An RNA structure (25S rRNA, nucleotides 420 to 1442) from Saccharomyces cerevisiae, in which 989 nucleotides are resolved. It was solved by electron microscopy to 2.6 angstroms. The PDB entry is titled "Structure of yeast 80S ribosome stalled on the CGA-CCG inhibitory codon combination". Lineage of the source: Eukaryota > Fungi > Dikarya > saccharomyceta > Saccharomyces. It holds a match to the Rfam family "Eukaryotic large subunit ribosomal RNA". The reconstruction used 550,205 particles. The entry has 75 different proteins, among them 60S ribosomal protein L35-A, 60S ribosomal protein L32 and 60S ribosomal protein L23-A.
Context: one part of a larger RNA, bound to proteins that are not shown
Order: sequence, then structure tokens, then C1' cells
RNA sequence: GGAAGGGCAUUUGAUCAGACAUGGUGUUUUGUAUUUCACUGGCCAGCAUCAGUUUUGGUGGCAGGAUAAAUCCAUAGGAAUGUAGCUUGCCUCGGUAAGUAUUAUAGCCUGUGGGAAUACUGCCAGCUGGGACUGAGGACUGCGACGUAAGUCAAGGAUGCUGGCAUAAUGGUUAUAUGCCGCCCGUCUUGAAACACGGACCAAGGAGUCUAACGUCUAUGCGAGUGUUUGGGUGUAAAACCCAUACGCGUAAUGAAAGUGAACGUAGGUUGGGGCCUCGCAAGAGGUGCACAAUCGACCGAUCCUGAUGUCUUCGGAUGGAUUUGAGUAAGAGCAUAGCUGUUGGGACCCGAAAGAUGGUGAACUAUGCCUGAAUAGGGUGAAGCCAGAGGAAACUCUGGUGGAGGCUCGUAGCGGUUCUGACGUGCAAAUCGAUCGUCGAAUUUGGGUAUAGGGGCGAAAGACUAAUCGAACCAUCUAGUAGCUGGUUCCUGCCGAAGUUUCCCUCAGGAUAGCAGAAGCUCGUAUCAGUUUUAUGAGGUAAAGCGAAUGAUUAGAGGUUCCGGGGUCGAAAUGACCUUGACCUAUUCUCAAACUUUAAAUAUGUAAGAAGUCCUUGUUACUUAAUUGAACGUGGACAUUUGAAUGAAGAGCUUUUAGUGGGCCAUUUUUGGUAAGCAGAACUGGCGAUGCGGGAUGAACCGAACGUAGAGUUAAGGUGCCGGAAUACACGCUCAUCAGACACCACAAAAGGUGUUAGUUCAUCUAGACAGCCGGACGGUGGCCAUGGAAGUCGGAAUCCGCUAAGGAGUGUGUAACAACUCACCGGCCGAAUGAACUAGCCCUGAAAAUGGAUGGCGCUCAAGCGUGUUACCUAUACUCUACCGUCAGGGUUGAUAUGAUGCCCUGACGAGUAGGCAGGCGUGGAGGUCAGUGACGAAGCCUAGACCGUAAGGUCGGGUCGAACGGCCUCUAGUGCAGAUCUUGGU
Repeated sequence: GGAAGGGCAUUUGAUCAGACAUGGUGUUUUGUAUUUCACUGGCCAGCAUCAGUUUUGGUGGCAGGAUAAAUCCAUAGGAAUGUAGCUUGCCUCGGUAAGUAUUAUAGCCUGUGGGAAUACUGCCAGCUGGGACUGAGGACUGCGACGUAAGUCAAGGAUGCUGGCAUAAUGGUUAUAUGCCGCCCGUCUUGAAACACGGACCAAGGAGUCUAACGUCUAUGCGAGUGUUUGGGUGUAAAACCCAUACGCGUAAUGAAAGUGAACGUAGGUUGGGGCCUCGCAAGAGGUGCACAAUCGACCGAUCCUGAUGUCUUCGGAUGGAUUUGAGUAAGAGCAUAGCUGUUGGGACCCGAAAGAUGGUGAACUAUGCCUGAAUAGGGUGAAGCCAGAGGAAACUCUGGUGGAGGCUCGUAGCGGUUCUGACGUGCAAAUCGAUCGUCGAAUUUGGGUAUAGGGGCGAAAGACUAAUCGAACCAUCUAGUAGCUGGUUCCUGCCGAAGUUUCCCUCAGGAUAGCAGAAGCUCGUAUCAGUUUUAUGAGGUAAAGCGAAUGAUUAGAGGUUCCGGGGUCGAAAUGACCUUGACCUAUUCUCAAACUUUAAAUAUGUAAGAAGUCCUUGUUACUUAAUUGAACGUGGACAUUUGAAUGAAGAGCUUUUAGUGGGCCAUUUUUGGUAAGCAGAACUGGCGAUGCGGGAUGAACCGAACGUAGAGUUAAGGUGCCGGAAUACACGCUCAUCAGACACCACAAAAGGUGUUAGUUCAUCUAGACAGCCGGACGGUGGCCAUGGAAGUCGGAAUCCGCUAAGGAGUGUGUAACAACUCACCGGCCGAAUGAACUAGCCCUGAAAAUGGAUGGCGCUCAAGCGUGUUACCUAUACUCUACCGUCAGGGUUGAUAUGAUGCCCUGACGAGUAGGCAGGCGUGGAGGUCAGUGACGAAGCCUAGACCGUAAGGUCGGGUCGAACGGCCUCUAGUGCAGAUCUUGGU
């Protein structure tokens, strides 16, 4: 030394604040009473004795177990990985080798018995040493200990002694260096550092406001009333003060309406209920019981009935009722103002369309018509007409000239614009330049004048042109048009803290609704509880299981029946027979089921486990009964903290209102589709989202663990060769890979194989001599008997007992058309101890091929630094323990006079993550009322200031510099009140 910047910590440099007087014995004192004055308090340490938390050692006394087992002693027995001794065979006067021999010139094993010790585990209110961190609090109060007492103490938080410095030394700030960490903010998103969007920089400006009507809550005033402010009177003149009559809400509802219209009762009964009262020392018992809650009733209205006295004989509607109904009554609560929040309409948080409409301006470009003018080298071709000549036993044609036609032709000026897909392409140019090209006397080009104007024109027609604007111009206004859509949305701290799910919606990028969250609280005070267990009791039809149990699928045979399936044979046929094949029957057999099942879990799930309970007695009824028989509700009486299982409760219950959300995603397990998917879709939980921390090299989700600020200790997961903090620890083994391996999710590898190596399983062979290697016999009865061309074993074929020996077959191959000849297969010689076959599973290897160079994270590692397993020690998280401090919550204490703050002070315990979002307490800005008889030209405000102080922060204060005229603190009011973003605006760089 291929960014910079940041955090923790210290060094180095620079720079800087603070305290160093103090009251004090005191006059060694001058100015005679000023003073003469030894010390005092700050920074940094050391030692001792203590307390709290912890770490590391040494050591003592006890208990237990088979009252350790063992060892040791004694005793009896036994054997070999056999000691002495003995015997035998060889051998260097004595070692050797194999036989015996059960302790002898060594010893061992097993059993029994005896007495201990030690280990291992555990206990001590046993002793003691070293180390580290902290030292909160601030008169006394208490619990205790030691003591006869006095009193002392390590007992409700540290004191004593000593030293140095007294200053930039500690410390702060700042820059730099070092170690480790540290991705770019904001934004949508399941997910952003993103190869997703905005942002070059800076200043200033810049976005939930006001109103009408409302809701809940809160505060105030009055209260069955309330509201003065339309208006009037008055006035120091939009102020303030005063006021009548109305009107609004409310005090009465209910019915479509006509209309009727809230007491049987102490304004009811029962249950519970704070508080109060009585008795009681208390515990508790009893009485009264507001609010509130549940319930049964009563009253008003509506509906459906019933329908008295009576009467304009069709009116009236008493009385009694009804699983009907009301936004009702039942000793009123409202009215007004103010405030947060929330709702609707309004520009409606800010900006943002494509469009639509009304009214006007344009044919200077261009499109077309008209009027009036202008312009357009030179060549080729050679039309009609004309002249002459030639031709015809008659006719009408030929040749040469002339002439100069043409929406003809070559080609300039000009008009246009083909191709180079040339130059240029931040240009010379918002359409040009060059070359090449079309055309160039006409449907040519062109000036001026004139006409045609926006759903209109003009168009040799391209939806072309209509002033760089055309599939409907331009200008202004409606108009801040609308947007379920994108982007932006301005200070701090504290407390709480989500959803991506339900139902509905032309609903699927949105809303309403319920859920989740917050706030306000209300009634009470340990319960009318609980994401739990237990006991008792129910329910279920999944997994498993079953099919010789139903349904369905399904393999194989066996035994049977046909007056009765299809075939053959005896057959004339036969209710006749022998056989073949099918079906059907019986007993069996193999295999299966998401939409089959007799049966049937685990996990999940309902109820109950008492005072609102149990029991006894007798009261009400219009229900019920044959019936005082029952049902329901009751009076009275008895049974209390073991009142009816466990554990826990952190207070239980109740209401109102409102925010955000309504795209989800991942992991384990269950599961659907799909070959599968980092795929799609469900179930349960847990998480990410919204969450940092330690680990997994790296990662939204995995492991561990959840976060105020600090200190000490201990650990989780994961690790301890170096990178890297911590054992190149210990122990037993496996592996060598010319692609080794190396740690869950995870980032891959298979079938199949391998005298690689390791350990096993089962078969067999073997000292009566196995396996390899070397040496050789492999005979006789009898060529056993057939294929006869021939098989003594041998092209072959029904077949297979014996003699000899240690051993060789009525036979293994070489081979003769046959025989013999060898070998085998068997034993034997040497060998002198294990061997063979198959199989299994551990590591390794083969199988094993992808593209920039390359990743067990890297280096590297081979009795590992790999694999498997085990034992310890150690490292360290924002986790656990203890302590301090901050805040929040809860529970409490404290008016006593004298002093300051009762929203105060104090004590006690617990807790602290957080997006969207909610609430609270505070900071800052412009202006208003009040006050500080505030600051100020002896210098206000503003600006600069790696100068200082306070505050968690928002921010505030001071000093210095610059500056020149105003400005602040406190209590209140008010809002055009806080910027990093918006392809933000303007200006500047």
C1' cells in the first nucleotide's frame, strides 16, 4: 500500500475546565484592631481489619455399600501357558527335547472362614490459606452474639493508618495509530447492501388545516331546568356590563294514522350487593341495604281477543286477558361552553392523469379552390399537313424531302427526395451536409391577394395537414376537476403493543363487519377463574388391524351337484352312460381398499368435583294428577372452614370509545395435487414479519437465548493446531484415497461391485497328519451286463456287490473304429499347522462428466488437526446469579409545631425487546395577555468557534471573535410552529 466515513477501548500528540482560601490553637503581628498564621479540603495509590458476591487450594471428623469388593492370614480341593524331582533320546563333563510328577529347591486358580484398610458416593450449623469485583446507605431505633456485670462485637451496607502530587499528574475533548466489529439512507415488500425505485451538493420554502353538523370521554357552570350576545339598553366603543318576549334542547312515550297516554303494593318481590347500625375483646351473627347486575311481576302505547251499565240501534268500550310488540314508566338528568380523539361533507394531508365542458384565437407553416402576376439552357426522336419523282393490257400505292406534334425522351436551372440503411447524430441544423437519384413544358414550379376554422375545415386518401401542436389544434375559465393508484409526509424520551384471519359487497391492488391493540376508566377485593393435571363420566371411527367376518377387488389348486351350459365317444334315443371344458356349491389358500368394515387406539374434546349445595317439615297455583299425587317457586329448621381433588392466581369482573391491519412467509410433524420444485394448496404448534445478541465461515426463519445502563462471576448452543478466545489433552479402535475425509437444517450422490483392510455368521476339512507346492502306485473277481461296426469305465445305454492292501472306481478327463498308454480320486513319501466355501457390515476404492481460477471458511492435517465412541479440563452471549444506577408499575408510610416545594419527601418489591399503531411527559419556533420596576450603543439580535458546562435526548448555558439595535426568562393564550428525501419548488454551487 485498490475508497472514505463510524462504534468500544487505550496509546501518542495538541488543547482545556474544576478544586487547592478552608471556621479553626492562635497575637512569633505590621497599617494596631487589621492580623501573627502549624495544619485544613482535591487527584493518584499502598497496607491492615471487615462486609457482600465469587474463584482456587490444603486439611480434619463422620455415614453408607457384600457394614465395599480386594490385598493379607488360615484352611480344603483342583489344574496348567507344569516348579522342583525322576525317567527317557541326543548333545560342547551339561544344557537341551518329551513323558511323568500337583509344591517339592517357584508359584497359581477356585471354594469357605477371620479381621482390617482404602477407593467411590454422600454429610459436617469442620478448620484454614491465596486471588478478584463492589463499599450502595448516612443521628438513634431492630434481630442477635460474647460477657457475672460494665460494656464490647465481624450483629439492619467501610472504616483505620500511611505516602506522593497538588499539577495538565488523573480526567474530558479532539486528531491520529493500533485490535476487533461496522454494507446506503429513505421506500414499497414475505423478503433490500441489492443487478428494485428517489437522492450530485447547499440554503430557504415545503404537506392531517378551517368550517357545518355529530359521537364517546374529560373539565366547568347551573340544574328539572338550561342557553345573556337575533335583538334591545349602556359604554372608557367591534371590548366589557345589563335585559324582556320568544325560540331550541330536555322534563312522555307509543302508534302508518285516527289517536290513547305511565303507582294494586312503604313505586313491588327474590337473589347478591359497598357503606352504615346493633351485639361481640375479636372472630363473626343479625338489621338496613344506594349504585349496579340477573330474574319474576305490575303500569303506558301498538296488535289480537273478550265485549258491562247504557243507547241517535249503531254509537260507546267498562272489565278481564294473550309463547305478540315499543328507541317506554317504575321519587326526573339534562342544557350550555371548552378540549383531545373519531365521523361525514367540503380543494379536505401534499403533489399527480388519460379526459369532459363553456367561451374565444389562429390558413405568416401546411391542405385545397379561386384572382392576379412571374419563371422554365441545350440535344434526340421525328406525328399530321405539304412538295417533287416513280409505278398501274384500268384501279392506288412506293421513294426522297419539307414540317416540327407529343400530360414523348437525354439532360441543366429549378421542383422533389431513391440509395449509401454514407457524414452528423450533447449537430451547422428539434430533420441539415455530401454523393447517388426521380422529374424537368407540364395534372409543372412559384410570389402576392382571396375563401374554407376545430367534431369544424382541407384531403389524387397517408388518419395526412390545419404555425416544431392532430385518431379532434391553440388560449383562458369551469378547475386546487376525479383517482380503490405511485411517491412524499418535518422534534425528543417513556409505557403498552398488532394484523395479514371471519361474513358480506361487479367483491379479488378496495371497503364494511368481527377478531387482534391502545386509552379512559367503573364496580369490587382473592373471587360466578385457568391454553394445566387428577378422579368419575360421556362422545368419536382416524392410525393400526381384518377379509378361513358383510361390500368390493383377487392367486391357486382339492372335493362335489346338473331331470338343467358347451364339446367328443358307446350310442336310435332315453329323467342313458364314459370322458373334456366351463360356470355354481362346500371346506381351504395368496394378496388388498381415500370414497369397505365386525373391532379399534395414542393425541386432541364435553361435563362434573357443593352455600346458587344436601337433607327434613309444610305453603301457593288458573299447570298436572285417580287423588295434598307431582312440577316449579317458597317459609321455617339442621349441617361451616378438609365446605368436599391437585397446582397456580401475577388482582377478579364490567363497560365505552378508537387506531392500525384484512398481499403474508419459514421450520418440525400430519396431509392433497404434481415426476418434482426454493411449486401450488390445507391442519397443529412455534417463529420471521415487528428482533437485536452468541453460534451455524457467509444467510429473515435453524441451534442457543430474547435486549434499560454498568461491574464481577457462571454458563447455553458451538467450540479448544494456527488464522481464533480455549488441551498439538487423555483413552480404545478404523482409514492411505494417481477425484481421502471432515459436523444437523446445508448446500447432494445411487444401484451394482472389489483375497484393499477390519470385525463377524454359518457350513465343512484337519496331528488317525488337513490346504499349497514338489515324487510316484492307481491292481485282481471280471471285458460286471446291453448298443455288435465296437465300449475292460470311458460314441453310448437300464446300471454298481467284492479280493488285495496304508491306498487305487463294475471309474475323472488325454485318447483307439476297439484294447493297452497317461492322468484322476484315494491314499502314501517330504511338509508339521491350520485350511476352504458362501454370506453379513464398517472404513477405503471403482461406479463418479461442465464449462473464469477456487474453496471441510482458509492455511493446512495422515497412530490426524479425519471417522466412531468415552472421560475430563478449558473458552465465552445483551441468557442465569449478586451488586450499583436510570426509568415504569404496584403496594405502603409521612400535616406536628418552626421553612421553603402533598402533584412533595420517604420505604418496599418487581419489571424494562419492538414495525404499523395508541397514549403520556417534555424540548424548540412566529405572534398575544401578565410579570421579572428583566438584558441592552460601557454593544441587542444574528453569524463563526476539533473552547467550556448542564441535560438520556429534544435542546439549554457560558467564554472568545464578528456585529450594530433591539431582545429575552417564568405563568398562561394562539398557530401559516420543527425537514434528508417527494424524477419536490426557487435560487446558488